[PDB]
Context: one part of a larger RNA, bound to proteins that are not shown
Molecule: 28S rRNA, nucleotides 2357 to 3864
Organism: Oryctolagus cuniculus
RNA sequence: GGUAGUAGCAAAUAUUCAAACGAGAACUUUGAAGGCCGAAGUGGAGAAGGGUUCCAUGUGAACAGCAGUUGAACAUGGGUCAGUCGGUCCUGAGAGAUGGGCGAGCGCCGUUCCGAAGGGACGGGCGAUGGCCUCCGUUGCCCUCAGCCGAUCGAAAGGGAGUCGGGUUCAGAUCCCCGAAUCCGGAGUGGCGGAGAUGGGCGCCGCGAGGCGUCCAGUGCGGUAACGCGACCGAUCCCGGAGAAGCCGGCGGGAGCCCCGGGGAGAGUUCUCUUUUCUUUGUGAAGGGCAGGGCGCCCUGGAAUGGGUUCGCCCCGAGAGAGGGGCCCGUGCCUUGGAAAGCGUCGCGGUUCCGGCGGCGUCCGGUGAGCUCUCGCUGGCCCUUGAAAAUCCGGGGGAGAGGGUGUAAAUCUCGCGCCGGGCCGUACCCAUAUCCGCAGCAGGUCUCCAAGGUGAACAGCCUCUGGCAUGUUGGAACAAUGUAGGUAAGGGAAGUCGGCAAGCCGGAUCCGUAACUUCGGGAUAAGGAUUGGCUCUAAGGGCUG
RNA sequence: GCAGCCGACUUAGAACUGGUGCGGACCAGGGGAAUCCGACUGUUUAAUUAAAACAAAGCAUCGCGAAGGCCCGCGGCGGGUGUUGACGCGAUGUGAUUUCUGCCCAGUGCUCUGAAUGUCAAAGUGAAGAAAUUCAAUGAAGCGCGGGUAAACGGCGGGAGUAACUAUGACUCUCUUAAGGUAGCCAAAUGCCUCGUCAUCUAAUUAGUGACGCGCAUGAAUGGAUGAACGAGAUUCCCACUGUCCCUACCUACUAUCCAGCGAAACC
Numbered sequence: 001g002g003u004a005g006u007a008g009c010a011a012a013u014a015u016u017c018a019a020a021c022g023a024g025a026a027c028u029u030u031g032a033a034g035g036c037c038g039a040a041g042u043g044g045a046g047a048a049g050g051g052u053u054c055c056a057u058g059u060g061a062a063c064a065g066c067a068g069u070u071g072a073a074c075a076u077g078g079g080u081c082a083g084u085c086g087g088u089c090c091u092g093a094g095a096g097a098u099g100g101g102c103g104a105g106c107g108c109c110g111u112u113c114c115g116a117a118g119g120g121a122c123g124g125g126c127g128a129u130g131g132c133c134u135c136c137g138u139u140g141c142c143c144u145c146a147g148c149c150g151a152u153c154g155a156a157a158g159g160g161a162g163u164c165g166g167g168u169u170c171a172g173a174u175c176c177c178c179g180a181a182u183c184c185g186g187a188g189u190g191g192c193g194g195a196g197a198u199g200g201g202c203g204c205c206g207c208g209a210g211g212c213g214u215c216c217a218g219u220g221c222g223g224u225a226a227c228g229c230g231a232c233c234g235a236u237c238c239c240g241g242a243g244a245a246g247c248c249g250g251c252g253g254g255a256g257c258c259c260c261g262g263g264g265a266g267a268g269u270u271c272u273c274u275u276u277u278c279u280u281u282g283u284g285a286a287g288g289g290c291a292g293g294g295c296g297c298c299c300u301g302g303a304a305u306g307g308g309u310u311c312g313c314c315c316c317g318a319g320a321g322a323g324g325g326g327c328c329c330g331u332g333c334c335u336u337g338g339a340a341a342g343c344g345u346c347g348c349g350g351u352u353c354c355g356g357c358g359g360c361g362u363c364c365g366g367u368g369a370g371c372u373c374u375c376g377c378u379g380g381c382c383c384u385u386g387a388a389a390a391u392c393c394g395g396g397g398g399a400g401a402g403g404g405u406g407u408a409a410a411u412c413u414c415g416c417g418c419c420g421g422g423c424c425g426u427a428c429c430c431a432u433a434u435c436c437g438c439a440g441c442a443g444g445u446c447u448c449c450a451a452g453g454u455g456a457a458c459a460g461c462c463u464c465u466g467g468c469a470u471g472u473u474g475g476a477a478c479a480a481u482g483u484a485g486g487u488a489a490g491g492g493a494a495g496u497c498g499g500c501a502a503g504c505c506g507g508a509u510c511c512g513u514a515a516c517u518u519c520g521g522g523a524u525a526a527g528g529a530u531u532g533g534c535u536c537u538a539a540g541g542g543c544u545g
Numbered sequence: 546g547c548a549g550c551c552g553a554c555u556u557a558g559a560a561c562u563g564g565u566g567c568g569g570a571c572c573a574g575g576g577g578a579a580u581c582c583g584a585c586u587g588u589u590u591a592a593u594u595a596a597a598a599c600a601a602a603g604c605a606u607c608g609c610g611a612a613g614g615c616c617c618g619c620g621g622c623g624g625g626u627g628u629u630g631a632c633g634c635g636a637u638g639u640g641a642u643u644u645c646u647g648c649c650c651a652g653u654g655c656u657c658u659g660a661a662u663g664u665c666a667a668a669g670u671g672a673a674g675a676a677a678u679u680c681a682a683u684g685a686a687g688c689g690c691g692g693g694u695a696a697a698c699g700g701c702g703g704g705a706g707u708a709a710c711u712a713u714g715a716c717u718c719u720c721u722u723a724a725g726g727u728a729g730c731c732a733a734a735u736g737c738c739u740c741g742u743c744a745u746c747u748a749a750u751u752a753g754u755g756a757c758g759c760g761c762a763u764g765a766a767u768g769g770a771u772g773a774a775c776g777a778g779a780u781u782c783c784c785a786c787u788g789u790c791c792c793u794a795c796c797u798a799c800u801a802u803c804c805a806g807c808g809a810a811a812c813c
Base pairs, nucleotide, nucleotide: 001813002812008807009806015033016032017031018030019029020028035468036467037466043449044448045447046446049429050428054078055077056076057075058074059073063071064070083182084181085425086424087423089159090158094153095152100109101108102107120145121144123143124142125141126140127139128138129137130136131135163180164179165178166177167176183421184420185419186418191416192415193414194412195411199216200215201214202213203212204211205210219401220229221228222227233400237396238395239394240393241392242391246381247380248379249378250377251376252375253374254373255372256371257370258368259366260365261364262363263281264280265279266278267277268276286336287335288334289333290332292329293328294327295326297325298324299323300322306316307315308314342362343361344360345359346358347357348356349354382386435444436443451463452462453461454460473805474804475803476802482799483798484797485796486795487794488793490791491790494789499786507531508530509529510528511527516521518641532562533561535559536558537557538556539555540554541551542550543549544548545547563567575784576783577782578781579780580779581778582776583775587599588598603639604638605637606636607635608634609633614626615625616624617623643770644769645768647701648700649699652698653697654694655693656692657691659690663688664687670681671680672679673678702720703719704718705717706716729763730760741757742756743755744754745753
Other pairs, nucleotide, nucleotide, family: 003811tWS004810tHH005006cHS005808tWS006809tWH007808tHS010799cSS011432tWW012471tHS014034tWS021025tWH022024tHS022069cWS025069tWS026473tWS027066tWW034469cWW035470cHS037042tSS038463tHS038465tHS039450tSS039464tWH041465tWW048430tHS048431cWW052080tWW053427cWH060071tHS061074tWS062073cWS065472cWS066473tWS071072tSS072433tHS078171tWS079080cWH082426tWH083162tSS086156cSS088160tHS090389cSS091155tWH091388cSS092154tHS093154tHS096151tHS097111tWH099110tHS101621cSS102620cSS103105tHS108620tWS112117tWW112150tHS117150cSS122144tHS155158tHS155387tWW157446tWS158387cWS159389tWS159390tWS161183cSS163174tSS164284cSS166355cWS168173tWH169171tHS180285tWS187417cWW188190cSS190191cHS194231tWS196410tHS197409tWH198218cSS198408tWH206208tHS206209tHS217405tWH218404tHS218406tWW223225tHS225298cSS226325tWS230231cHS230414cSS234398tWS234399tHS235398tHS236397tHS243390tHS244389tHH245388tWH250311cWS282341cWH283338tWS283339tWH284337tHS285337tHS291330tHS301321tHS302319tWS302320tHS303316tWS303317tWS303319tHS307320tSS309313tHS310312tHS312378tWS330332cHS339340cSS350352cWS382384tSS384386cSS402409cSS403408cWS429434tSS431445tWS437441tWS455457tHS455459tHS460571cSS480801tHS481800cWW488788tWS489792cWW492787tHS492789tHS493499tHS493500cWH493501cWW493787tWH495789cSS496498tHS503786cSS506568tWS512526tHS513525tHS514523tHH515522tHS517520tWS518520cHS532569cWS534560cWW566569cHS567569cSS568572cWS582597cSS584773tWS584774tWS585601tHS589596tWH602640tHS604696tWS610630tSS611629tWW613627tWW614634tSS639766cSS642771cWW645765tWS646766cWH649723cSS650697tWH659661cWS659662tHS662689cWS665684tWS665686tHS669682cWW674677tHS695698cHS700724tHS707715tHS708713tWH708714tHS714715cHS721725tWS722724tWS726727cHS726764tWS727765tWH728764tHS728769tWS729769tSS731758tWS732739cWH736737cHS736738tWS746752tWW747749tHS765768cSS788792cWS
C1' cells in the first nucleotide's frame, strides 16, 4: 500500500436556558434551572512515590484519540521562612569494624568470643602560670578512686523536654506579623529578693519599750496519721521508680456532635394555613481556684439476728458498716488571658487594594443503651503473658563543707530578672488526570475526620455541608443480531449431561418444631398466624417537701 | 403508703377504618429424604483445577544425657536447634471423637553380639635375593555368620470328595508357603465379565438407594468400620418455584444503524 474513511471513539442515571469574551462556542466563564456523589463521599487533610505537576500572566503551532476562547501542554516570571512540626538522639529485629581465627588471595567468620580493651574523677600532696593579683582559677606530675563487658549503624508510624489564639498571600504559614506563653542550655562580673536566720541563759542600764557585755544553740517547720508547707546542704557508693507494655467484655465520668423547649438577628414561604421553616448565636496554651472522677491511703471503732455492694461481681477481726480526714487526675466550669480579638447583623466613611470607623448582639434551659474521642473501674483469655535503650527522678547512707552570734557563712530543685537555641525538610498531587502498570489505563497503592431521615445498623434509599458535570466526542433514528434488565395465558423440568439460568423463601412478633446426636447441637428444622393508617387505654421513672 | 413539679423512649391491649392493602420502596435463608468423601475452623496451583488435595488436634513409632542427636559451612577454639536439657529438641507415619487395629522376620531394610572367625587395604613384622622385587605370617571397619524388629517397606494359596430328593456342603484327604486375608466392608471414588442378581424408586431407570458376595484386583495407623456438627466438594429423589421447555411474544436502556469530527489493526 489494499484492507479503509472501515473496526471503532457504548462500564459507572443528565443535561437545558440566557449573556459575555471571541474570527470562530454542544464542550470556556458568569447567572438560572434539572440532576448526581450522599459523610466506609465524586468532601476536607496526610504517609510512600512524583519533582515544579503549585501560583499569576500569555499562546492556541504540536499534544490533551471530537472541539476548545480551555489544560497537569507550551512560553515568560514567581512561590516552600520554625528552639516549640519532623529529621537530628535512643535502641528494636538486625547490620558491622577492631582483638583473634580462617584464607592462594580480593577477603571471609565472628560481636565478647584466644584482648595490657579505663585517657576519666570527688579528693589530697608537690610545682608552673596568670587575673576583678586581696587569693582564686587554669595547668603539669604523683597519690587515691573507678565493672560495665563492648566501636559504630539501625525507625519522617516505636521511645524522645518544650506553642498556642488571631490576622495575613496569587501561591507559605502551629514557620510570616500581632498577642499571649513555654522547654533546654548558659551566666557565679549569676544580678535582685526570699530561705538557711537570726533564739535563749546570765550580768549591767532603763518604769517600761528595749540598749549594751559575755556564755551557749541554730544544715527549716506543721500534722496522731495519711501527708502538708516556697525553698529547706552534702560526694564516691547503693536501692528503687518512670520511659515500659497484649487482646477482648461490661459498666461509669468528661468532652465534641446529634436531638428537644424558649429568647435574639438575618433569610424563605404566606392564594389558604403556619407565634412558622432555614441559618447563626466564641474563647487557645500556660497559671490560680472550684466541680467531677478515682484511691489496694490514714484516724476512731469493733461487726452473727452477719452485713456492705455491683449490670456482673466482689469486700470484711489480716478490721466490715458508720463517722472524720489525706492524696492523684481535674482535657469540665470560673478567673487572668479577653474583648481590645473573632463572628452575626445594621449604618457610615476613604485614595477608596483602609487588621477603616460606629450601634446592637454573641442569650436561658432540657435530654439520651444515641454516635465519635477520651479518662477510669472491674472482669475474662492464653501449653500465647504481649520490647529495648537513650533520658529523667526519688530514696538509703554520711565521706565532707560552712560561721562563731555577725558586715553572718556554706548552701537553696523558691520568686523575679539577664543571654542564646545553629543545621536539613516544609509548594502542590495523594488518585476513575500529578504515584506503579508504555497512557489522563474500569487494575493496584498505607492512613485521619465523618451530619439529618428510615432502619438493629458504618446495610440499602433520599437529603444538608463540601464537590462534580456523566468519565477520551456530539446529532438523528428506534431494523436485524447482541449486551444488561423485565413481564408472560395454560402446563410445570416434558428442556439439558446435570434445574445451568432464573425463579420461590426472606424482616420482625406470636405459636410450633422431627429423625439423629459426640447431649453441645440439628434449629431461622419443618409448619402456621400476624404486620398499614387513625383514635385511645394500661404499665414501665426522676426531683422537692 | 401523700402532694406538687419534671421526663424517656418502649411494650401490651382495644375501638374505628381503607377495593385484603399494609416488612407496600429498600433491606431480606427455598425446603425436605438420602448416598460418597473429608471430622470441624484453616490453606492451596498470582493468570484454566478451592477439591476428596495440604494442614490440623489426637494417635503411634524413631534418635539423643552435650566430646551428644539432627543440621549448616571451602575454612577455624566456626555456626543453627540453644536465652535449649528428655513434660526437651530433632526425624517419620497416620489423621477429631467412637470402636478396633488380626497373621507373616522368608525377601528387602534397620538394628544388636563378636577374636569364636571365612574374606579383608595401607602401614608395620619375618624370610629369599646383588638389589629392584617376590614370598610368607599377621588380620580395622565392612561384608559373610547368629539374634531382634511390621503403628519398617511390604505380604497375606490350590485341587478333590462328602449330609437318606436337588442344592450347598459344617466334615474329610491332598499339594503347599514366611503367613496363607482375621474383625470388618463391598459392583463402594476400589468388580473386568457388567447395564451382575433380588427388592424399592418410574408409565418406562446403563442413574440412586437397600440387600447378596469364590471380591478380575476389598481389608485393618500402606490404617478397617462408623458417626453428630460442618462443606461455594461428588451424586439420587421429593415439595415448592418457575419462560429450562411446549413456543414463543412484547417492552426498556446501551450498542449496532445514518450523519459531523477523528480515526487503527490482523491479514495479503